[PDB]
Context: bound to proteins that are not shown
RNA sequence: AGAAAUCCGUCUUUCAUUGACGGAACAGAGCAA
DNA sequence: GCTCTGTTGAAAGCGGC
DNA sequence: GCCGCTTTCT
Numbered sequence: 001a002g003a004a005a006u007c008c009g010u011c012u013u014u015c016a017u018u019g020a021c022g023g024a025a026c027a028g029a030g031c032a033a
Numbered sequence: 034g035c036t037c038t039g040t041t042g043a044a045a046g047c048g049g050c
Numbered sequence: 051g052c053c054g055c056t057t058t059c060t
Base pairs, nucleotide, nucleotide: 007023008022009021010020011019012016024041025040026039027038028037029036030035031034042059043058044057045056046055047054048053049052050051
Other pairs, nucleotide, nucleotide, family: 012014tSS
C1' cells in the first nucleotide's frame, strides 16, 4: 500500500498455459582491432 | 569486448510515539 | 519495541 507482473536469458527441423534449464549488478573513462 | 576505478556502509545510542 | 535521527568507526 495499488491485481498485477515474463527481473534478465538459453536449448530443440520437438517451441512446450505441467518441456527442460542458466545468471551479482551498475557508472564513467580509457584502450584494442 | 577488453581493463581501470569505483559503488551497492557498520555500529552504537537517543527521543518521540 | 519501531522509526527516524544523531554520532563515531582504524